[PDB]
Context: bound to proteins that are not shown
Molecule: 101-nt histone H2a mRNA element
Organism: Mus musculus
C1' cells in the first nucleotide's frame, strides 16, 4: 500500500455543568 | 465526511 468484512454503530448543522465583574 | 473490531495477497 491493495482488496475486504462486522457492531438496527455515527451521519444533525449550535448547548447551555456555579459562576466574571465593577 | 467518523467510534471501534478482525482478514489475506
Nucleotide at each position: 500500500g491493495c482488496g475486504c468484512a462486522u457492531c438496527a454503530u455515527c451521519c444533525c448543522g449550535c448547548g447551555c455543568c456555579a459562576c466574571c465583574u465593577g | 465526511a467518523a467510534g471501534a473490531c478482525g482478514c489475506g495477497c